An RNA structure (23S rRNA, nucleotides 1264 to 2021) from Escherichia coli, in which 754 nucleotides are resolved.
The reconstruction used 371,000 particles.
The entry has 29 different proteins, among them Large ribosomal subunit protein uL6, Large ribosomal subunit protein uL24 and 50S ribosomal protein L34.
The entry is indexed under Proline-rich antimicrobial peptides, PrAMP, Ribosome, Cryo-EM.
It was solved by electron microscopy to 1.95 angstroms.
It holds a match to the Rfam family "Bacterial large subunit ribosomal RNA". On this family, see Yusupov et al., Science 2001: "Crystal structure of the ribosome at 5.5 A resolution". Rfam links the family to the GO terms ribosome and structural constituent of ribosome. Clan: LSU clan.

Context: one part of a larger RNA, bound to proteins that are not shown
RNA sequence: AUAAGUAACGAUAAAGCGGGUGAAAAGCCCGCUCGCCGGAAGACCAAGGGUUCCUGUCCAACGUUAAUCGGGGCAGGGUGAGUCGACCCCUAAGGCGAGGCCGAAAGGCGUAGUCGAUGGGAAACAGGUUAAUAUUCCUGUACUUGGUGUUACUGCGAAGGGGGGACGGAGAAGGCUAUGUUGGCCGGGCGACGGUUGUCCCGGUUUAAGCGUGUAGGCUGGUUUUCCAGGCAAAUCCGGAAAAUCAAGGCUGAGGCGUGAUGACGAGGCACUACGGUGCUGAAGCAACAAAUGCCCUGCUUCCAGGAAAAGCCUCUAAGCAUCAGGUAACAUCAAAUCGUACCCCAAACCGACACAGGUGGUCAGGUAGAGAAUACCAAGGCGCUUGAGAGAACUCGGGUGAAGGAACUAGGCAAAAUGGUGCCGUAACUUCGGGAGAAGGCACGCUGAUAUGUAGGUGAGGUCCCUCGCGGAUGGAGCUGAAAUCAGUCGAAGAUACCAGCUGGCUGCAACUGUUUAUUAAAAACACAGCACUGUGCAAACACGAAAGUGGACGUAUACGGUGUGACGCCUGCCCGGUGCCGGAAGGUUAAUUGAUGGGGUUAGCGGCGCGAAGCUCUUGAUCGAAGCCCCGGUAAACGGCGGCCGUAAC
RNA sequence: AUAACGGUCCUAAGGUAGCGAAAUUCCUUGUCGGGUAAGUUCCGACCUGCACGAAUGGCGUAAUGAUGGCCAGGCUGUCUCCACCCGAGACUCAGUGAAAUU
Numbered sequence: 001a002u003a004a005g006u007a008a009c010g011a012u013a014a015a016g017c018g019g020g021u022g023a024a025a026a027g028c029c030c031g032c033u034c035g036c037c038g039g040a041a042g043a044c045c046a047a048g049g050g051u052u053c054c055u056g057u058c059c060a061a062c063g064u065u066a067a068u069c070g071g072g073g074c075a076g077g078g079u080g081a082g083u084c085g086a087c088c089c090c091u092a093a094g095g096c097g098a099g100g101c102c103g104a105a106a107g108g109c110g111u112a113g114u115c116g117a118u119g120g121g122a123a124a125c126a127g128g129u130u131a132a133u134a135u136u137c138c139u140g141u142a143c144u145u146g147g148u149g150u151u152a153c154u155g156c157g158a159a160g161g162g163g164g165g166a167c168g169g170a171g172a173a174g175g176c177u178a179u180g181u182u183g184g185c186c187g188g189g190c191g192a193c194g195g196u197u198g199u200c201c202c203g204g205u206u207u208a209a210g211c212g213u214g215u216a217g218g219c220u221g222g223u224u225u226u227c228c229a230g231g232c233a234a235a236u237c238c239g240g241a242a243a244a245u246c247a248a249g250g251c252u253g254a255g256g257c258g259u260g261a262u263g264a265c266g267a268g269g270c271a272c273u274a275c276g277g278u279g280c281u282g283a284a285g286c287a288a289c290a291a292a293u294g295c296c297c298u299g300c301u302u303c304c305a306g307g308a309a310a311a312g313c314c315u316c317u318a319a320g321c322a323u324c325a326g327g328u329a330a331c332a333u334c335a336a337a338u339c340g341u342a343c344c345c346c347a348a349a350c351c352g353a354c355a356c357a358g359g360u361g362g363u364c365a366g367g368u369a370g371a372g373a374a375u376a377c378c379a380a381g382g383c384g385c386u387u388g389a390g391a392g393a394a395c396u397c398g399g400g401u402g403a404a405g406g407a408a409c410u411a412g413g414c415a416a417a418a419u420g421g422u423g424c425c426g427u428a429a430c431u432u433c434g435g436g437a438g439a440a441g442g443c444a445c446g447c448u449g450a451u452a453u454g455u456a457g458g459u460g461a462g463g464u465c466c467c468u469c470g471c472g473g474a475u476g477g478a479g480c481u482g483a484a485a486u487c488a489g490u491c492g493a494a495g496a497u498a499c500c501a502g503c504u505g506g507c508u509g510c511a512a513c514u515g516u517u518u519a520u521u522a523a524a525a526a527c528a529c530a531g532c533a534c535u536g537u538g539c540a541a542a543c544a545c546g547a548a549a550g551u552g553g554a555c556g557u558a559u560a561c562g563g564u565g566u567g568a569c570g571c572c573u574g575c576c577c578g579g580u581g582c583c584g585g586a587a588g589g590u591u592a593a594u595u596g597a598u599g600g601g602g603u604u605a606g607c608g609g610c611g612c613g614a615a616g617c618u619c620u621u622g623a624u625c626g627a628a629g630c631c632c633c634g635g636u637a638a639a640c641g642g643c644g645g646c647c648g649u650a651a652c
Numbered sequence: 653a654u655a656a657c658g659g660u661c662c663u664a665a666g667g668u669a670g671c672g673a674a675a676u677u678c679c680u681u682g683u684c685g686g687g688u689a690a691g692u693u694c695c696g697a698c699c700u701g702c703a704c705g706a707a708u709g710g711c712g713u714a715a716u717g718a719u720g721g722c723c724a725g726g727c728u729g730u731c732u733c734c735a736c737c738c739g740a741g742a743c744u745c746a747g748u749g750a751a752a753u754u
Stems, first nucleotide, its partner, number of pairs: 001754001008748002015033006034384004042364004048344002052342001053077006062070002082143002084340003088121003094115003100109003124141005144336011155321002160316004168303004174296003179290005184205006190198001206264002210259004217252004221246008230238002255471001265285001268281005304307001350359002366378004387746004395741008404732002408730001413727001421445005430435001432568001446490006457481003463475004467470001491495001503725007510717002515527002531566007543552003569712004574643003579640002581636005588631003599620005606612003644661005670704001671701001682698005
């Protein structure tokens, strides 16, 4: 090149219009309307990324279209800490590991140690402010730790001891608060169309840490002596013993209240607009009720599967130091470094090659209905998913309804339709007595009124009295809140009206059951399982990883541990030990290395007529001794396994 | 008819209880009964177990199961046999603009 100017343009949450800017506007900006999310499609952290943040400017490329717009290009700006985090102190799993032990080398393991958070360890809040940072800047009000110097008082001192830190699951409450609702209060409104000066409408009614108070409630006896085989030494500490004495002492603790705050904030209003928004001022700022899955609570109750460590912290002494250093307290002063800090996080910025319908840990969680974090509609807040415009064929996708029939469809009721709530009534076989069971099946269900101008209940003020006079006790019961029922009425075709929300029953195979599995065509009858059995294993256990040292088994010890098979429970589990395995026996047969008896040969000193040939060395031979195993004999099947033929015969 | 019973060969020993056309049965849609108008599936039996069988467990079993088979009520566009409607595409216009193959 072709297919082809074809398919597609990435969730069917959705747009419409006016104005602006511009060469150009469906997509940008502004406005009005509409729609969508709202246990998220909102707000925020950690991680991961790395400038994507903010402003100006540009539109080649990038952006599935255009683009004046952008997470795009270019330029400039932007991240402010004693208290947030890191770093730091402390450790877990684990890592590394001086010596060490082990290993051809490389290396392995590990002691002392030293690292290692996902855990323990000092301290800040509210308000204000930037185009873009803020618990960091500013304002106000706090707090922590350490170093100095004073002053007063004074046993200090650790690598050691003791305490503490310091710990599970479940359950239930009671007390609270966040928060909400209503009333009151304050400000505003009095209505495009019938009515609306009221039992009317709209909005606001917010305020922290810290400090003081020590409450609901939880836990615990306290104090003083003396003595002591414990805590590697010592101890005034902890532990133990014995008296005496006194009974409320201490510890912990949400919230409330006060102060913080004559402040801050605050609906609006007024003055300016450079129509973005700046400046000034400022009302009320209360009560009741409801209320968490948050707090008291690392509590209490209960259960078995029995629930980190180390430092900081408190306390004890040792060596040592002795009117010193050091300790305690108050005051003053100084210090608190460094690094992170923008921005994205149910994502166009992270993991997915993409501006990808996927994935991504933690925190927050308003209203009405609701059991609810389900669901519907909304709030705060955020968005309409980066191609549109028409058309209204087949056909495909996702849905709605359907006459008569009702599984006739089909491998198969696959899919769809249906059931669906709460209360009460009622409920079979069978059963391991728990179940089966929501069996099945039935009735009621809206609204209004009355009982009762709002009931039963919940909450609880003022007053009253008491008091060991406070966050106290008892009564009291205004106000607030408020089911459920019955009766009477009433509207509709229909009252669990929407969303939401079991189809039911009968027979039978398999697997007892809850679990597990082929990430990506198999979820099952497969695996596991409690239970059962066999078997091994006496502790330096068997067994496993490892040339080893070691380590797991186990800081366990046969009521334990490993292997194997079976698979709840009920009734049970028959016969065979010939084969193969395992266990046991050993008197014999056979047999390894090792041992090397004996014989044969080679060679030559010699000996003699070309034969023989010592010793030594050497080649070969292989007697004897010699284990387990095998052969042999027993046992053992919840070891692996196995569990027969033919022929005739009873009153037709 | 069949064989309680007998003879005989072989073996280590000849399958007990229970179960049985079964997740196992070839023949086979066995046969009988039930269910249907009609049932190769299903349920209950029979035993002729081709080729069950006792922890590679036998037989039962309440409860449990996104488990396998079968039946019924309800329900229905599953079907008789499709019709109409609402959306998303398809089609046309503007913009952008692939692919396998050859």